Description:
The RNA (Lysine Riboswitch RNA) has 161 modelled nucleotides. Crystallisation conditions: 2 M Li2SO4, 5 mM MgCl2, pH 7.0, VAPOR DIFFUSION, HANGING DROP, temperature 303K. Primary citation: Garst et al., J.Biol.Chem. (2008), "Crystal structure of the lysine riboswitch regulatory mRNA element". It is bound to lysine (LYS). Keywords: RNA-ligand complex, riboswitch, RNA. On the sample the depositors note: sequence occurs naturally in Thermotoga Maritima. An Rfam search finds the family "Lysine riboswitch aptamer" in it. Rfam describes the family as follows. Riboswitches are metabolite binding domains within certain messenger RNAs that serve as precision sensors for their corresponding targets. A reference for the family is Mandal et al. (2003), "Riboswitches Control Fundamental Biochemical Pathways in Bacillus subtilis and Other Bacteria", Cell. It comes from the structure "Crystal Structure of Lysine Riboswitch Bound to Lysine". Method: X-ray diffraction, resolution 2.8 angstroms. The entry became public in 2008.
C1' cells in the first nucleotide's frame, strides 16, 4: 500500500406508530360592501374588466409538510450538507430565478453531541438546516507540565507483501 476488524456518546439513520399540533386555519356556501386597473416568492411578458383582488357578519369546514411516547431494526463518514444533471410541484397564460420534492452523481464541506449569536426552512418558543463563537469530549502528536497542535481522506488492533 492491500485485508478484515475496533472505539467516541444526549452518537447516527431507518421502519412501525396510538396521539398531539396544524385549526375553527384555509377552502366552500350565505349576505352586505370595498379597491379602481390592481393576480403568484422575485422579475419579465400576455389574455380577462360580465375581469381581477379584498373585508365584515353567519353557517359549514379539511389536508399535507414537520412533532411524536412506546416498540423493533441497522450502524460508527455513521449520517448531514453543497454543487451538477434531469423530471415533478409552486400564477388565470408563458419564459427565466428562487423555493419544495424526487432519483443519479461528485471524498466540494462537517470527528461529535452540546450552549450562544446571526441567517434559512416551518403556521409555530416544536421541531429541522447552514454558520460564527464559546467551553466539554474522543483521537493522534508536540510537551518537564500546565497546556498547545492536527483531523475521520483520522486513530486503534490482526493479518498479507
Ligand atoms: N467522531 C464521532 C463520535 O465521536 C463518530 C463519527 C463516525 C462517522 N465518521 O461520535
Nucleotide at each position: 500500500g492491500g485485508a478484515c476488524g475496533g472505539a467516541g456518546g444526549c452518537g447516527c439513520g431507518c421502519c412501525c406508530g396510538a396521539g398531539a399540533u396544524g385549526a375553527g386555519u384555509a377552502g366552500g356556501c350565505u349576505g352586505u360592501c370595498c379597491c379602481a386597473u390592481c393576480a403568484g416568492g422575485g422579475g419579465a411578458g400576455g389574455a380577462a374588466u360580465c375581469g381581477g383582488g379584498g373585508a365584515c357578519g353567519g353557517c359549514u369546514g379539511a389536508a399535507a409538510g414537520g412533532c411524536g411516547a412506546g416498540g423493533g431494526c441497522g450502524c460508527c463518514g455513521a449520517a448531514g450538507c453543497g454543487a451538477g444533471c434531469a423530471g415533478a410541484g409552486u400564477u388565470c397564460c408563458u419564459c427565466c430565478c428562487g423555493c419544495u420534492c424526487u432519483g443519479c452523481u461528485u471524498g466540494g464541506c462537517u470527528g461529535g453531541g452540546g450552549g450562544u449569536g446571526a441567517g434559512g426552512g416551518g403556521a409555530a418558543u416544536a421541531c429541522c438546516c447552514u454558520u460564527a463563537c464559546c467551553a466539554c469530549u474522543g483521537u493522534c502528536g508536540c510537551g518537564a507540565a500546565a497546556g498547545c497542535g492536527g483531523a475521520g481522506a483520522g486513530c486503534c488492533g490482526u493479518c498479507c507483501a